[PDB]
Context: one part of a larger RNA, bound to proteins that are not shown
RNA sequence: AUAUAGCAAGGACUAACCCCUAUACCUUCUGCAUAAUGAAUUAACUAGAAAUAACUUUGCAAGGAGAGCCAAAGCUAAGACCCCCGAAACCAGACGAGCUACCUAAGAACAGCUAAAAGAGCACACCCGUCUAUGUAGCAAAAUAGUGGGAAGAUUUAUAGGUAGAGGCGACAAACCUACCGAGCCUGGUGAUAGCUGGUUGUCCAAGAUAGAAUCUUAGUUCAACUUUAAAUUUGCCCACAGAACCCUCUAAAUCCCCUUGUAAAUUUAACUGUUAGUCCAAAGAGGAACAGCUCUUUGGACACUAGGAAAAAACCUUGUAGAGAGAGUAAAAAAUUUAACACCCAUAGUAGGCCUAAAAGCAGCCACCAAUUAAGAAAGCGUUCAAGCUCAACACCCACUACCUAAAAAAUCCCAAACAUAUAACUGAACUCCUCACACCCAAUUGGACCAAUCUAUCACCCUAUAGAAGAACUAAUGUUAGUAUAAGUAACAUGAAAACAUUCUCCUCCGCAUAAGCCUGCGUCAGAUUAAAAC
RNA sequence: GAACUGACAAUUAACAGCCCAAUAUCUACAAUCAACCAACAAGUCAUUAUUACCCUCACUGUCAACCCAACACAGGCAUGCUCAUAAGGAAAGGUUAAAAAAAGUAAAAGGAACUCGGCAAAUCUUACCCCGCCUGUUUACCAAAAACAUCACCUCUAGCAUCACCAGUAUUAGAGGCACCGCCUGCCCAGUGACACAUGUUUAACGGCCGCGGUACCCUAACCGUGCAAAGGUAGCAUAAUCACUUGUUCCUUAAAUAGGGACCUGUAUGAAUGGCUCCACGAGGGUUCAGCUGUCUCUUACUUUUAACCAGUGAAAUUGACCUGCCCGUGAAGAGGCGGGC
Numbered sequence: 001a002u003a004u005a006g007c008a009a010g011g012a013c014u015a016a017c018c019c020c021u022a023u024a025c026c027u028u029c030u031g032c033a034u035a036a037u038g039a040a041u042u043a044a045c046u047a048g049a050a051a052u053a054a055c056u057u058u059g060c061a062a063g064g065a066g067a068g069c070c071a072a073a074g075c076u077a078a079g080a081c082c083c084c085c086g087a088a089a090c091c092a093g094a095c096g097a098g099c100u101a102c103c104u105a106a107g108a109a110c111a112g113c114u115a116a117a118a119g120a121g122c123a124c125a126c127c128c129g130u131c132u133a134u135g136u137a138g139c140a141a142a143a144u145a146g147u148g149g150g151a152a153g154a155u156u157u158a159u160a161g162g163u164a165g166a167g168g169c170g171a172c173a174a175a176c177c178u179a180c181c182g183a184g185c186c187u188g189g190u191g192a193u194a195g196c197u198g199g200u201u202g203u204c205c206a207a208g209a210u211a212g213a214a215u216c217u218u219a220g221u222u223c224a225a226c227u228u229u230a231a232a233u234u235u236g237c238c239c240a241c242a243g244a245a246c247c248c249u250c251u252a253a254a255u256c257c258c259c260u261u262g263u264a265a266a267u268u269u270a271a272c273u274g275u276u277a278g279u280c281c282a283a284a285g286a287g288g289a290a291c292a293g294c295u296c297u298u299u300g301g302a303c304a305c306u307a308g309g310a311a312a313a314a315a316c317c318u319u320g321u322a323g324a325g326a327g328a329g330u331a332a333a334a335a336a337u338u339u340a341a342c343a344c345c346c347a348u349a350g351u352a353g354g355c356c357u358a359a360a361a362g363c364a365g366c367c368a369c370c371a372a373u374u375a376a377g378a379a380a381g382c383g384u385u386c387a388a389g390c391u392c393a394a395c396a397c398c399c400a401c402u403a404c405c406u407a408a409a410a411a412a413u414c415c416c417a418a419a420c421a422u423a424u425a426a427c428u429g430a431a432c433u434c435c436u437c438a439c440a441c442c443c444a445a446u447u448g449g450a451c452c453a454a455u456c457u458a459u460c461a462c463c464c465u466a467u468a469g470a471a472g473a474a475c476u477a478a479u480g481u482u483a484g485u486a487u488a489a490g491u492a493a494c495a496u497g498a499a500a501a502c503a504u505u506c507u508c509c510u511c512c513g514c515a516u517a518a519g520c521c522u523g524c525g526u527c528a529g530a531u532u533a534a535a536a537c
Numbered sequence: 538g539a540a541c542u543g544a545c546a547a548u549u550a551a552c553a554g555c556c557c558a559a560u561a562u563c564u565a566c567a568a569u570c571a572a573c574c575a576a577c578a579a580g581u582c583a584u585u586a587u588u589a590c591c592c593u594c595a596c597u598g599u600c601a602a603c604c605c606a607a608c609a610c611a612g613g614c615a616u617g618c619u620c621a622u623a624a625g626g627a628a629a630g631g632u633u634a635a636a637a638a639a640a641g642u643a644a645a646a647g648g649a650a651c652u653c654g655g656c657a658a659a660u661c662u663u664a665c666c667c668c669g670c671c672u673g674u675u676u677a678c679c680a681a682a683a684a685c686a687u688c689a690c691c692u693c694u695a696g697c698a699u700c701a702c703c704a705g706u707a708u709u710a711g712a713g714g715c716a717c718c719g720c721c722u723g724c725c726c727a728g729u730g731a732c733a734c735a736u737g738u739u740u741a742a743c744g745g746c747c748g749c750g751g752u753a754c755c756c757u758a759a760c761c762g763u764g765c766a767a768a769g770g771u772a773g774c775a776u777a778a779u780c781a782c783u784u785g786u787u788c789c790u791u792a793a794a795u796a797g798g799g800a801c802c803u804g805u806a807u808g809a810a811u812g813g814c815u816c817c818a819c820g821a822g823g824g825u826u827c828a829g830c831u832g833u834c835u836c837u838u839a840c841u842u843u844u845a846a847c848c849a850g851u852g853a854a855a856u857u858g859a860c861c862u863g864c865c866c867g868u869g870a871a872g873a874g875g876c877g878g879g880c
Stems, first nucleotide, its partner, number of pairs: 007858001009021003023873001025038001027036001040485006055079003059075002063070002083199002086196001090189004095184001101163005107157003110153001112122003126150003131146004165181001167177002202451006212223004225275002228271010243256002278303010307318003323437003327434003333428001348372001350370001353367003377392001380391003455470005486857001493851002497506003507627003513618004523600001525545005531539002552598003558588004577580001604613002630848004638843007646835002650833001655830001664825004668820002673685002690714006719814003723746003728743002730739003747764005773807001774804001785801005860874001863880005
């Protein structure tokens, strides 16, 4: 410091919370709670510059104007409209070879062993950097440990000098040329350009969605179309008959034209901007697979604006015009369904009909399909190698007293409101509508209008104002700039061998060490300060 | 204590730096213990003649715990001596002794069964293959190699001097290719290029180097027919580091092999200085393997140090719309802590 629960609030409430309602903001999009963009936070700073016409308000007026210019009501003056940040580049002139590439001058280093000949071997110093781990805002903008290649040579190395960007240098790796070289760095041209992304600052109201064409054009523009303001004068919309093709198949839903009527718009003139990257639903079709939350046209709706409903919900349904109310009537609005019984009884016979066939006897095929018994197919289904054998259609018995519609299920985190068959159809339910009062007061881009903070100036005013004129005139967002302070976090990380009388001694490392050169320039000497060493006087 | 502040001190030349009258003239014979010996890459060290010249010890560096790396940085840094020290230093702030992590040590039985691979570790042994001849060179900071260079071989150009080549002169110089050596380097000049022009020449220049049909049972075709071209891929080699087919087939290797090795190969996309094919030696190159070795593994365990956690001191960074920051199913700009229904 904190007490269940949730964009942190709103409605409230006796009561902070508990109840109910509620998917941050900006940008960008067909559409964003989106797990798409930006943003720790505070303060300050940080972004619409103007002609052509037109409009408005004055002056004068066939003229206007303080030589130029315009003028068939014009002309003069004024008011009022056109942002910010950002590339990789390109070019000019300087600066760079103390790194590195190569070169020039004159220097330096290379133990030991083997061989003794060595761009030879082993192996230090030294040079390089194979492989592994560690490290990854690190000790280090390339290191550490181990392990490795070379190590008298095309070796390594100190010093001074040379080659410079349209270039140098290169045992070509497009290497290297002062820690991002497909071509350096700095300054300047330069506020380079960016059809691309991002950003774009007070209040309030109003109108406002979308056929197409062309384009080195489809991430953009211009013209149409739509949209806005002002002006002019006259029809606009809805639509009665009559009327609009043959050829051919769906003899389609409809359209066009259009008086009346119901309505209030419409065209024209003037002046402009934005929109020209579209989604689902119903309907007619095309492509695809009679797939897609798929793609392409057409008609309409909705969305990109509100509210209610369909669980959450852009595109379905209800519903629109805005305020207050602790009134009221309504709109859309809840999911229904449950399934398969079934006969019983009985069977002799011409004859194994003929035919074909090894065999065909009711039952492989072909023809006939007549007849005995009250009753039984020259056989409907099985079966037998052929036969036997078991059923069915018959009689008798006698109320089976048949329905003659069909029929499933499987996925991965954990089922998913709770439940309920019984009290009289009504009730609930919006921002729709009514009611009391009030009324300009809920669409992006865009466009029209009314106000206005602070500042300066003119004149007022005189505890902070008024009327006007001006302008560096308004910041919840640009990985914005600067400063402050948070969060991460008191986290990561960092440091001093031991005892003692602070004299000294003990333990352990030795990578080193001392000097010169080069570099650096007073940078652990004294005294005085408690400022400080990644702790510490 | 002080490397920070203020004041005050300090490094004293013999070491080192800072040099030289003119003109002409002179300077063939390395170094390496320089003596034997043997070299090639052919080399750091030298005067005389005449003239001129009496003078002296100035000036500057001298400190340190130090420089280049933004740091009191585990890096970079020439030479002499010391060859382990006579000089120079301190890995542990205190505690505890969890995990995970880092650096080590030891390990029963087995011994590569691990793994892409014996990486790492241990031990430290054998036989091969591909590529490149070899030493060397390269992507400073992800590639060290089969890439480049290279001895050798070959092509091309050039008849010459006062700034490179070169104070050189065709046994030379320059521009290139290929890559020692060994065996070789086949055919083609139509096209392109160069050269030369009267035709033409030239491939170790750029480059190229074939079809269709039939004939010995099948396969194949010594053979035959017919066209095309500058020439028709020759020698060699080959399932390759070589389009695919492809894990081609066979022998060896393993208990078992898409691996490896030897062959077979028409590779219809091999192939001869864009070099072909063998072969010594070499390689931190790529692949295979014997034996051993081992905690690589079966299968892990124990201990030490670091880190770690606790106490004390000091005290960063990316990140951050706000957060009162649950789970399930469902939903949704199609993967919900925030929406619906539950818990």
Solved structure of RNA (16S mitochondrial rRNA, nucleotides 1821 to 2703) from Homo sapiens, 880 nucleotides shown. Rfam match: Bacterial large subunit ribosomal RNA. Gene Ontology terms of the family: ribosome and structural constituent of ribosome. Entry title: Human mitochondrial ribosome in complex with mRNA, A/A-, P/P- and E/E-tRNAs at 2.63 A resolution. Among the 82 different proteins in the entry, which are not shown, are Aurora kinase A-interacting protein, Growth arrest and DNA damage-inducible proteins-interacting protein 1 and Coiled-coil-helix-coiled-coil-helix domain-containing protein 1. Method: electron microscopy, resolution 2.63 angstroms. The entry became public in 2023.